The RNA from Schizosaccharomyces pombe has 548 modelled nucleotides.

Context: one part of a larger RNA, bound to proteins that are not shown
RNA sequence: UUGACCUCAAAUCAGGUAGGACUACGCGCUGAA
RNA sequence: CAAUAAGCGCAGGAAAAGAAAAUAACCAUGAUUCCCUCAGUAACG
RNA sequence: GUGAAGCGGGAAAAGCUCAAAUUUGAAAUCUGGCAACAUUUCUUUUGUUGUCCGAGUUGUAAUUUCAAGAAGCUGCUUUGAGUGUAGACGAUCGGUCUAAGUUCCUUGGAACAGGACGUCAGAGAGGGUGAGAACCCCGUCUUUGGUCGAUUGGAUAUGCCAUAUAAAGCGCUUUCGAAGAGUCGAGUUGUU
RNA sequence: UGCAGCUCUAAAUGGGUGGUAAAUUUCAUCUAAAGCUAAAUAUUGGCGAGAGACCGAUAGCGAACAAGUAGAGUGAUCGAAAGAUGAAAAGAACUUUGAAAAGAGAGUUAAAUAGUACGUGAAAUUGCUGAAAG
RNA sequence: AAAACUUUCAGCAACGGAUCUCUUGGCUCUCGCAUCGAUGAAGAACGCAGCGAAAUGCGAUACGUAAUGUGAAUUGCAGAA
RNA sequence: GAAUCAUCGAAUCUUUGAACGCAC
RNA sequence: GCGCCUUUGGG
RNA sequence: ACCAAAGGCAUGCCUGUUUGAGUGUCAU
Numbered sequence: 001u002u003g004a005c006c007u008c009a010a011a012u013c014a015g016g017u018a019g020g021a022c023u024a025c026g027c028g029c030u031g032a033a
Numbered sequence: 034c035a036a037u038a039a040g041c042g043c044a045g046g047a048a049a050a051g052a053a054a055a056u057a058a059c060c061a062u063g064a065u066u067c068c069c070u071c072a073g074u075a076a077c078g
Numbered sequence: 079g080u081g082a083a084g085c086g087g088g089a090a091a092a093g094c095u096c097a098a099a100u101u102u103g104a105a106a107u108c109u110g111g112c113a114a115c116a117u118u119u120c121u122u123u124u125g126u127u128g129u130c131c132g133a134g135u136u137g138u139a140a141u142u143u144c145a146a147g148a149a150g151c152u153g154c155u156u157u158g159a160g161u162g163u164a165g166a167c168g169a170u171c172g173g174u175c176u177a178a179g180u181u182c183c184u185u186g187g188a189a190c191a192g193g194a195c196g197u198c199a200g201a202g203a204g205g206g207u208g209a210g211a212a213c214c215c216c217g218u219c220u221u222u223g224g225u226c227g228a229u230u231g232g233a234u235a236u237g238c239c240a241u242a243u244a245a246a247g248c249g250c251u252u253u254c255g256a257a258g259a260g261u262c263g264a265g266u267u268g269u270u
Numbered sequence: 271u272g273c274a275g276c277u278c279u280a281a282a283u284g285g286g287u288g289g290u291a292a293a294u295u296u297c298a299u300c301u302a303a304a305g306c307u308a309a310a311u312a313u314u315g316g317c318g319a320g321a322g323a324c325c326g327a328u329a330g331c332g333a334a335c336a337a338g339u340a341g342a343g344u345g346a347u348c349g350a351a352a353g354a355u356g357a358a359a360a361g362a363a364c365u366u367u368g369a370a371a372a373g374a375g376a377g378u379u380a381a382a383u384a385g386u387a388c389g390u391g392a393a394a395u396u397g398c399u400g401a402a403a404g
Numbered sequence: 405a406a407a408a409c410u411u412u413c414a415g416c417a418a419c420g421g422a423u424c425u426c427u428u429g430g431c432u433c434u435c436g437c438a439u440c441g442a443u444g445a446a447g448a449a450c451g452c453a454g455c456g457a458a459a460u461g462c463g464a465u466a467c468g469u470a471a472u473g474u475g476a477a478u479u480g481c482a483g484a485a
Numbered sequence: 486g487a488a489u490c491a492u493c494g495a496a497u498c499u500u501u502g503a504a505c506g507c508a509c
Numbered sequence: 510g511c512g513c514c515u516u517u518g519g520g
Numbered sequence: 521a522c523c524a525a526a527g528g529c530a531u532g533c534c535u536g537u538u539u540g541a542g543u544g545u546c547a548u
Base pairs, nucleotide, nucleotide: 002547003546004545005544006542007541008540009539010538011537013536014535015534016533018531020440025045027042028041029040055062056061066089067088068087069086076080077079093306094305095304096258106138107133108132110130111129112128113127114126115125116124147254148253149251150250153248154247155246156245158239160238161237162236163235164234168230169229170228173225174224175223179195180211181194182193183192184191196213197212198202204216205215206214263278265276266275267274268273269272284301285300286299287298288297316437317436318435319434320433321432322431324430325429341348342347353426354425361388364375365374366373367372389424395418396417397416398415399414400413401412402411403410404409447501448500449499450463451462452461454481455480469495471492472491473490474488478483506511507510512529513528514527515526516525517524518523519522
């Protein structure tokens, strides 16, 4: 003086995805008088 | 009452279960699911 | 009071995939960026090829899952994860086609009523029309059909590529067979 | 028994499970602690169909109609009443009385004993007339 | 020993909406199908008609436009045609 | 080439709302 | 109602 | 420099890219 590998950040980086509703029927947890 | 109603979570056109660490005691059966039967019997109280 | 299951009969039937060993004479594997080739329920979808880059030896592929299987030996059998055309087959939608009185008299605002005379019926289900309408109308039956589109179902034949120096099944083994851990289990507390 | 918290914590013919024995044993059967998978099955929802020995407007859904509507409660929630002129509005021109609402004539209709307070129009209940009783 | 009043009976008219008949409704049963949403759902609000206040329909293209099909309406009134 | 017409593969689809520049 | 950034257009 | 319009500007997470940070382990 530089390059690796590792750990962690950051992006108005590219691409994706989750919420919510129905719940007659499914599967859970909880659960009374 | 009731492994219910209510509460919370999460799916599908079906879901869950499912190819035996299952039965049996037989000349043996052979994944799961469902119906009849076993049987209101075994078992418990 | 709670309350099964094995067996039997029937409905339905369909089998399988990894981890555990290597290919060490070759990471043979995979996502993404870019350029082309396509294909579409579809300019909206789905890919392919090439190339680049990254992921990945703390393990992506091939082979194997106990019913086995691997590795040597044998002779039989086989084989595409393809691409246009024609015809048949069904599914649906979209449309189209459907037989015969409205003839007379009476009542009545109105005949679809009553009477007379007929017609069709694979159509006498139903509804409408100024009161009980098979024949006025829509329909109903033919219809599991004719027609006309549109796609699609996959089979049939056909045509073209494919690559196929191939892998797999079963006689044998001269043997090797890896097989899932805070899990099973035991005690303890709760609960169904 | 199943599961769950807690402490301990395995093994290789081992391990699970049972008929046996015996309380141990043989024997039988399976291979957990990784995973996928149509069909028979369920269906008071959704959408679309066909029906009924059903109800017939106080019934049947709360709702056959402007129904989760008007409306009520700060709110969560609650929640009604109300079907029918006629075949066709032909929904009554016009005249007269009244300020008007309306009335009487008329006019439409098969029918206004169908006039939108509209099919049929019961009872309770009210008024008028007639009769009778007290 | 009247009338009024009350009561009873019948006729007529009111009041009320029973009864009967019906019915684009409900209820029950069966059969068939599997289809929501960050590509902005379910729901809510405001708007959109010539005249609508109602119900549905729709989103500033606003009781719809494009395309296909049918073939000549719409309707309470006007209207273009 | 009408229709308060039927089908429907093309587009338009306001402010909200899981509601998403910050708040409302 | 309050905006921010980027890009574009403008003058 | 400015104004106007348009496009954007939610969170969580996955894959990849970029920029980094480390008295992290090295090699140089």
The work is reported in "Chromatin localization of nucleophosmin organizes ribosome biogenesis" (Ugolini et al., Mol.Cell, 2022). The sample was in a buffer at pH 7.5. An Rfam search finds the family "Eukaryotic large subunit ribosomal RNA" in it. Gene Ontology terms of the family: ribosome and structural constituent of ribosome. The entry is indexed under 60S Ribosome, nucleophosmin, ribosome biogenesis, fkbp, ribosome. The organism belongs to Schizosaccharomyces, within Eukaryota. It was solved by electron microscopy to 3.2 angstrom. It comes from the structure "Fkbp39 associated 60S nascent ribosome State 2". Among the 33 different proteins in the entry, which are not shown, are 60S ribosomal protein L13, 60S ribosomal protein L3-A and 60S ribosomal protein L15-A.